[PDB]
Context: one part of a larger RNA, bound to proteins that are not shown
RNA sequence: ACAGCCAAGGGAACGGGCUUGGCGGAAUCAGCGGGGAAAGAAGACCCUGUUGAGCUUGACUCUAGUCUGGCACGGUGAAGAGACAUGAGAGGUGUAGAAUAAGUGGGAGGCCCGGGCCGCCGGUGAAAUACCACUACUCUGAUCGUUUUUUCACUGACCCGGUGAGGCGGGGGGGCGAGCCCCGAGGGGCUCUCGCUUCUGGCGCCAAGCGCCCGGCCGCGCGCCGGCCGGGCGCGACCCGCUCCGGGGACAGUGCCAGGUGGGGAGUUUGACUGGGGCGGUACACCUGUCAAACGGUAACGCAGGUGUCCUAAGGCGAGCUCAGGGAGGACAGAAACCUCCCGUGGAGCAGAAGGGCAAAAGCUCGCUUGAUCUUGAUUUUCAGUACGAAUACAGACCGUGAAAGCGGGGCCUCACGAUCCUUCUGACCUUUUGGGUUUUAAGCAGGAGGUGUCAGAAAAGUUACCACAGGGAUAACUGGCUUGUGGCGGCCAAGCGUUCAUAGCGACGUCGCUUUUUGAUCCUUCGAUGUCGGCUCUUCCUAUCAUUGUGAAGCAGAAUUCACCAAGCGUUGGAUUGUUCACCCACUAAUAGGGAACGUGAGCUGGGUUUAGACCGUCGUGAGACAGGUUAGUUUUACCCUACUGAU
Numbered sequence: 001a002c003a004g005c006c007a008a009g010g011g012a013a014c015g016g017g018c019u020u021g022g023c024g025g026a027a028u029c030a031g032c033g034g035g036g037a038a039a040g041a042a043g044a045c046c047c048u049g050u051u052g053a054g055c056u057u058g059a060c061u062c063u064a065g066u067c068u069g070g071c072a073c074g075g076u077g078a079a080g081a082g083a084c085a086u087g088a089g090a091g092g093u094g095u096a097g098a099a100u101a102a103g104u105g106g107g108a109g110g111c112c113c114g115g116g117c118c119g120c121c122g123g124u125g126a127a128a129u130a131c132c133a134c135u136a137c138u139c140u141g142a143u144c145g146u147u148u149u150u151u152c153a154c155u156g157a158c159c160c161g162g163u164g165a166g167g168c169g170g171g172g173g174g175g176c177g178a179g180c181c182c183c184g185a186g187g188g189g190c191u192c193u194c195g196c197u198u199c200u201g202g203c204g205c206c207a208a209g210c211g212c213c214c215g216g217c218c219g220c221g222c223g224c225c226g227g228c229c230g231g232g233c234g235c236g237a238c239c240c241g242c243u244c245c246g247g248g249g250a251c252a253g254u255g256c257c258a259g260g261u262g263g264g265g266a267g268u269u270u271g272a273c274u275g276g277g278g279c280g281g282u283a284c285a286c287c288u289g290u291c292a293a294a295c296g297g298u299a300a301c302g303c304a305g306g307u308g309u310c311c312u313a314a315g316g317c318g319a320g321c322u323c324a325g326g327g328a329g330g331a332c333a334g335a336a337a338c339c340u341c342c343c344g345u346g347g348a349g350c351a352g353a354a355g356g357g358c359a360a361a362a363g364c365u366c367g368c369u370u371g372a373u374c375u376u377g378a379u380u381u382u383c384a385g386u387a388c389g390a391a392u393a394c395a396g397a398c399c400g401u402g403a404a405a406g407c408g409g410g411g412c413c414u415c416a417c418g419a420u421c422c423u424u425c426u427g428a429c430c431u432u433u434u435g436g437g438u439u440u441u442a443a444g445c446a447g448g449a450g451g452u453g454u455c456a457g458a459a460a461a462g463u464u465a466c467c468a469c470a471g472g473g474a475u476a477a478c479u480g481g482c483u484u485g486u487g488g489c490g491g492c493c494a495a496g497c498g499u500u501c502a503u504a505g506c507g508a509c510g511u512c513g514c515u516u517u518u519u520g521a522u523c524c525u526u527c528g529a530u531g532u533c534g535g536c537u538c539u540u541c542c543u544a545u546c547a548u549u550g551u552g553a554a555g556c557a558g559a560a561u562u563c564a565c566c567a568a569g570c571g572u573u574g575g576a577u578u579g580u581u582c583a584c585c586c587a588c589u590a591a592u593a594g595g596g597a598a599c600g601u602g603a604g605c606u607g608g609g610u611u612u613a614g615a616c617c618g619u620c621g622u623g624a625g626a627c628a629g630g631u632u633a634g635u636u637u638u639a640c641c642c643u644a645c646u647g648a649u
Stems, first nucleotide, its partner, number of pairs: 002016001005022005027649005034643003038638002046472004051468002053464004059268005065261009075154010086141002089139003102135005158248005168241004174194002177192005209235011271284001272282002280301001285307006308455001309351001310411002315369007323347001325343006349358002354414003371398001373397003378392004386456001399408003422450006430444003480524001481522001483520001485519001487515006496506002533608001534606003538600001539597005546571001548569001550565005573587003577583001614632004618627003
């Protein structure tokens, strides 16, 4: 999907369909909640992904910011210092010497006229005392020789504050002046200070006054001018001046580098295997014996072990020798020291794990040595028949050893190790280094090394219950299946218990079973979802019978009790604590048996527990967070379809 009645079976281990049975009769109504592993949603749990994101930090790699140094803007003065180099001529002291300046060496009067003395002589101190050097350090002048810096002051860059850039600086003049001078007691000389406001919750600007000049008008008696009406100006309110005033100031600051800090922020990572994942282990690269089934190959988180080394000999050759152990004997000497003889097939040793191998050796001892050297190929092992590693047999050089044959290019054999890129080293009278040449430099070619152990080789911490996506029944948590160790129940034998007496009732040592009512083991079914614990309600079923009916047995006188048979018809209760299943107690009772039905029963409920997000405590964590540790609060959806059932036509 198509549909819709069951039981068993088998099947992807719970079928509406399939098989074998039971059976099956139109169309419908109201209900109902057993089933449709009903619907709703590409499981939230869990795992996987070389998929994310939120958060954290001692994860990796960065970064804003910040700290710090340098260079520039960045100027004018003044006074200082250090390092470095060049030469002297000094630098003891408890001690002995009578200055070991301090050491440190070589250290036997250098030094006479064919004949001279310091001391390494002896002491002494921790060390020297001839003679010679060598330094080291502390001090000083010189060398503007090299650089390096420190303080102070200035202003003009730059900065800051205030103001409606409103009185700044210097001088003048005057005191209410003050100290001081020939004073004729006094114009004044030299300096400091001062410029007018302080009983009162009043007022205060837009000039007085003086001075200058210009006028107009009207008189005027021709002459002096006057009156009136005004206008401007200086003083008042001092002069000059280059930054408004003040505070900083070559700093701060800014620009650009450099180092530090930097989960504040960014990006990213946080292996694999795995009887689910995590913890754990490494079965991730290797070696021995086994498994492994007599070629070889052969698996598991099969079994028993080993490896990341060690060796100038423990490599190479040659020579001689014989080992472990035991017996006997020999002063101290004994279980055990060393010497001797005898037996000794390896029972020793050969670096290591094991297996193999090895006795005039592969062991031991001795001698000589560097075959653990240089070089091109082939081959074996793993194998794809690729690489690495390791190994086998040759060849060409140059050597070792031995009289020689010969043996040896590492270890008696089976393990003991590492690509590209990069770096580093070694080799050539090497190649290139870009128009030519010389030189440095750089790049090549060949061979080693530095290392990837997740060992064919990314550079890498957490958390998430706030979580996300793609998926997975390849894989856990619940149900079912297999299994039945464990749990539960039963039998067989009969040592023994039972006053005696194995078996009334029991049953040790052993041993055979059954059940799926426990837990494990497994992972077959379900992750585009089968609603999880417990209770409550309700039905049915099982018997391994607690009671009740009928009985058999007793260590059954009666009563009570125990064992066993037919037996599940019927019944198996009311409460305190607990979420509880389970326990435990109270009380009643004939008895208060044990179990199943998807741990019957969540579109039946409830939601106490568990098991999202809030929060608290303890422990853990640096932290984010974690906790079969405790605690508190936390949405329980849908039937009207089919069947089933109940009634109804």

28S rRNA, nucleotides 3865 to 4569 from Homo sapiens: 649 nucleotides with solved positions. The reconstruction used 20,290 particles. Rfam match: Eukaryotic large subunit ribosomal RNA. Rfam 15.1 lists 107,465 matches to the family in 2,616 species. It was solved by electron microscopy to 2.64 A. Primary citation: Holm et al., Nature (2023), "mRNA decoding in human is kinetically and structurally distinct from bacteria". The depositors describe the entry as "mRNA decoding in human is kinetically and structurally distinct from bacteria (GA state)". It is bound to anisomycin (ANM) and methionine (MET). Ions in the entry include potassium, magnesium and zinc.